[PDB]
RNA sequence: GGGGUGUGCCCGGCAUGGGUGCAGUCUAUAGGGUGAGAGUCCCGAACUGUGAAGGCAGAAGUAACAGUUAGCCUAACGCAAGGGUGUCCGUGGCGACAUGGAAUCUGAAGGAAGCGGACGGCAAACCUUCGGUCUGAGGAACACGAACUUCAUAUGAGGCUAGGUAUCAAUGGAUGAGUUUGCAUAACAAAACAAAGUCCUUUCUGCCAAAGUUGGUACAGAGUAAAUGAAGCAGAUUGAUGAAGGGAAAGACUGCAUUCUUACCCGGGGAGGUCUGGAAACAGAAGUCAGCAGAAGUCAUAGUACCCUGUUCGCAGGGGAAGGACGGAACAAGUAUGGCGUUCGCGCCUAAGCUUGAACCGCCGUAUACCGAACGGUACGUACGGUGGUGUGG
Numbered sequence: 001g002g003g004g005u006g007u008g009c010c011c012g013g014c015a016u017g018g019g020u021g022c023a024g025u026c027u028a029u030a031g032g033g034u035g036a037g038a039g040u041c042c043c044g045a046a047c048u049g050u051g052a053a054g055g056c057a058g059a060a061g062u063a064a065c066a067g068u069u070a071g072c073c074u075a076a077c078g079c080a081a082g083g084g085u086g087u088c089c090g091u092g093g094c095g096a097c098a099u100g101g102a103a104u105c106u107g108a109a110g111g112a113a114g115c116g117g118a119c120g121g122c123a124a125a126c127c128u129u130c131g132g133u134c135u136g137a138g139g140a141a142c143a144c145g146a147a148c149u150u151c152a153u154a155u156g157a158g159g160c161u162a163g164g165u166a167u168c169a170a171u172g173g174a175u176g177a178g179u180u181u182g183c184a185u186a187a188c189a190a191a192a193c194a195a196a197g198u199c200c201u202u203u204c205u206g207c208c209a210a211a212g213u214u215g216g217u218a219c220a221g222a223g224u225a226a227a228u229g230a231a232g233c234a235g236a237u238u239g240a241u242g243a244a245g246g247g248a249a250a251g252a253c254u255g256c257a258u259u260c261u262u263a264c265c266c267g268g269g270g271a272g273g274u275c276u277g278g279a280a281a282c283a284g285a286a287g288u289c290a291g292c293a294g295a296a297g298u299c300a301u302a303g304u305a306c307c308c309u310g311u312u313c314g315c316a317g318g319g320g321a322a323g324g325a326c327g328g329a330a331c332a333a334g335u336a337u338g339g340c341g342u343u344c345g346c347g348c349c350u351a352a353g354c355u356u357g358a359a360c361c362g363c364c365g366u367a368u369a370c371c372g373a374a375c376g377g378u379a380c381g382u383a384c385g386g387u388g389g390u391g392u393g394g
Base pairs, nucleotide, nucleotide: 006264007110009269010268011267012266013265014111017260018259019258020257021256022255023254024253025252026251027250031043032042033041046068047067048066049065050064054208055207056206057205058204059203060202071122072121073120077116078115079114082106083105084104085103087102088101089100090099091098092097126246127245128244129243130242131241132237133236134235135234136233148232149231150230151229152228159224160223165218167216169214170213171212172200173199174198175197178193179192180191181190270289274285275284276283277282297326298325299324301323306319331357332356333355334354335353338349339348340347341346359390360389361388362387363386364385365384366383367382368381369378370377371376
Other pairs, nucleotide, nucleotide, family: 001187cWS002186cWS002187cWS003184tWS003185cHS003186cWS008263cWS008379tHS010321cSS015016tSS015017tHS015261tWH027124tHS028039cHS029045tWH030044tHS034038tWH035037tHS035248tWS037248tWS038041tWH039249tWS051061tWS051063tHS052062tWH052172cSS053201cWH054211tSS061062cHS063200cSS069124tWW070123tHS070251tSS074118tWS074119tHS076117tHS080112tWS081107tHS093095tHS093096tHS094277cWS095276cSS096284tWS109377tSS110263cSS110378tHS113262cWH125247tHS131177tSS131195cSS137363cSS138144cWW138362cSS139141tHS139143tHS141153tWH141227tWS143388tWS145147tHS146386cHS153227tHS154227tHS157225tWH157228tWS158183cWS159182cWS166217cWW176195tHS177194tHS182223tSS182224tSS186372cSS195242tWS197243tSS263381tHS269322tSS270287tWS270288tHS270323tSS271288tWH271300cSS271323tHS272287tHS272324tSS273286cWW278280tHS278281tHS288289cSS288323cSS291362tWH292360tHS292361tWH293330cWS294329tHS295328tHS296327tHS302322tHH303304cHS303320tWS304321tWH307318cWW307319cWW308318cWW309316cWW335351tWS336338tHS336350tWH342345tWS351352cHS351353cWS356393tWS357391cWS358391tHS363380cHS371372tWS372375tWS
């Protein structure tokens, strides 16, 4: 620190992001070896860290193990362009406002393609074998649906937290992904556990003792729900996920070239509505901007800016923007005066017309950008497309 409230339009531009090609230098502590060839295979001082068999606490710094590769990242934190503020002052304006300062908030998970910093993380083709974790929506997990199969679960599955029983077992340290911490989910710090497969068996002190602590399967319940759990197949796994065997295997950086891409960057644009002055005409000001039932057409910026093909060069000819509002094809819910069935209670079908849809939760595809690879998130991230539910006020 639990779960983070700013931002979000259009057109144009640009890598400092991602490929690919060519060039040069470089690669495992220093060092040494085998070899035709070593970045790959063997040996290996030293320094730095971790650190040992009952429990706790302290002190050693022994065995072992990791780092000292070319190299790439980065937490806390510090700086910081920029950005808000019904508060304050200066300056301009009749004003709406503007601009500079103060105070204060902020500078985010989507381009200052921010800068530093660096607890710390990562760092070598390929093949085999063993862990773990995620995925094959959503949905009390039916209906619907492009969206694996069977199961269990609100008649509480199941998972956790403090008891008390049985009963075999454990019991140090190092390596190490992951799991749980009393429940929405998910993350990080702590805590306790811990897979697969390895390594080693030192020294002191104080306090506690057959003590302390854990793990596994099986009984009887007690405390906590925003619901998921179990098994099967099939996939993924560079946060460079955890191991073992093999492997003369590829890594890295710089420069030039090329190429694709970008939401807080640069440039341009601003309708409609609101606001100010003014009687008006007219002149000014602030200011747009992401799903939720929304097709055509309508108002305007505007056939403007822009984009693409033909130089006779202030230029023909074909495309074509942004915010809002009006509008109402559909669509969803309700509704018979319309129907069909009736064992006369009713039950079922339709919705022309009428009424209602304010708001919200996601979820998936393609493209694209992040935090935190995955999960979970960034307004359902955003754009385009797909699909379910919640449900105010009638």
This is an experimental structure of RNA (Group IIC intron) with a sequence from Oceanobacillus iheyensis, with 394 nucleotides shown. The entry is indexed under RIBOZYME, METALLOENZYME, SELF-SPLICING, RETROTRANSPOSITION, RNA. The entry also models magnesium and potassium ions. Crystallisation conditions: 100 mM magnesium acetate, 100 mM potassium chloride, 10 mM lithium chloride, 50 mM HEPES sodium, pH 7.0, 3.5% PEG8000. It holds a match to the Rfam family "Group II catalytic intron D1-D4-3". About the family: Group II introns are found in rRNA, tRNA and mRNA of organelles in fungi, plants and protists, and also in mRNA in bacteria. For this family Rfam cites "The ins and outs of group II introns" (Bonen and Vogel, Trends Genet, 2001). Gene Ontology term of the family: Group II intron splicing. It was solved by X-ray crystallography to 2.81 angstroms. Silvestri et al. published it in Nat Commun in 2024: "Targeting the conserved active site of splicing machines with specific and selective small molecule modulators".